[PDB]
Keywords: human spliceosome, pre-A complex, PRP5, A complex, U1 snRNP, U2 snRNP, SPLICING. This is an experimental structure of RNA (U2 snRNA; pre-mRNA), with 145 nucleotides shown. The reconstruction used 419,522 particles. The work is reported in "Structural insights into branch site proofreading by human spliceosome" (Zhang et al., Nat.Struct.Mol.Biol., 2024). It holds a match to the Rfam family "U2 spliceosomal RNA". It is annotated as a spliceosomal small nuclear RNA. Its Rfam clan is "U2 clan". A reference for the family is Berglund et al. (2001), "Crystal structure of a model branchpoint-U2 snRNA duplex containing bulged adenosines", RNA. Rfam describes the family as follows. U2 is a small nuclear RNA (snRNA) component of the spliceosome (involved in pre-mRNA splicing). Complementary binding between U2 snRNA (in an area lying towards the 5' end but 3' to hairpin I) and the branchpoint sequence (BPS) of the intron results the bulging out of an unpaired adenosine, on the BPS, which initiates a nucleophilic attack at the intronic 5' splice site, thus starting the first of two transesterification reactions that mediate splicing. It was solved by cryo-EM to 3 angstrom. It comes from the structure "The cryo-EM structure of the human pre-A complex". The entry has 24 different proteins, among them U2 small nuclear ribonucleoprotein A', Small nuclear ribonucleoprotein Sm D3 and Small nuclear ribonucleoprotein E.
Context: bound to proteins that are not shown
RNA sequence: UAGUAUCUGUUCUUAUCAGUUUAAUAUCUGAU
RNA sequence: UCCUC
RNA sequence: GAGGA
RNA sequence: GGAUUUUUGGAGCAGGGAGAUGGAAUAGGAGCUUGCUCCGUCCACUCCACGCAUCGACCUGGUAUUGCAGUACCUCCAGGAACGGUGC
RNA sequence: UGAAGCUUUCAUACU
Numbered sequence: 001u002a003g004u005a006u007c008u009g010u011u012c013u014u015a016u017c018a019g020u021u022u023a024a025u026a027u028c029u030g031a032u
Numbered sequence: 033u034c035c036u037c
Numbered sequence: 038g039a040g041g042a
Numbered sequence: 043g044g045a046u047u048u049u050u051g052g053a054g055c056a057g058g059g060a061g062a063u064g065g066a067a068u069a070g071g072a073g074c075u076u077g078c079u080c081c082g083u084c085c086a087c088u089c090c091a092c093g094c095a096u097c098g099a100c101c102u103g104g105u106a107u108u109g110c111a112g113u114a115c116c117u118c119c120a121g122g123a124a125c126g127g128u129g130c
Numbered sequence: 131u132g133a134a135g136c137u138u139u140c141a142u143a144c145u
Stems, first nucleotide, its partner, number of pairs: 002145005009137001011135001015032005033042005058090003063086003070081004093130003097126002101121004
Other pairs, nucleotide, nucleotide, family: 007140tWW021026tWS022024tHS096127cWW099123tWW099124cWW100122cWW105117cWW123124cHS139140cWS
C1' cells in the first nucleotide's frame, strides 16, 4: 500500500416528565 | 409578555 | 430601533 | 371568600312593692359649714308573692351493699336549704 | 486532590 495509536481543533439549555434502549448513564423518539 | 440599551 | 428571556 | 353550623356578631339594658327601719369613718347638692329637712346610687332584717316550680352538686342522723374496674352522676328515708342554670 | 470520553478536514508516528 490501508488499519491502529498520539498531539491540535470541535464537543451539543444548571429548563420539566413519558416511551425504546442501557448494569446505570448517555443516545434516539413525543409532550410542557 | 417582561427586562436591558 | 436593537438584544435576551 | 358580610345571607342559617365557626371570622364582619341578635346584641344592648334593668333587677317587684312598702315600712315614724339602720349606715356613706375620708366622698352629694340645695335651704350658701357644724345640727336639721328634702331628693335621681347598696347591703342586713321584717311583711306581701321565704319571687315562684324544676333537677344537679352539698350537710346532718338512721339505713343497705364487701363488690376486681377504667367512669357525665350513682342506695333509700327525713330535715335544711350556703351554690348553679332553665321558663314565667 | 480526582473523573480527558466521542468525532474529523487535522497533522505526526507504528504495522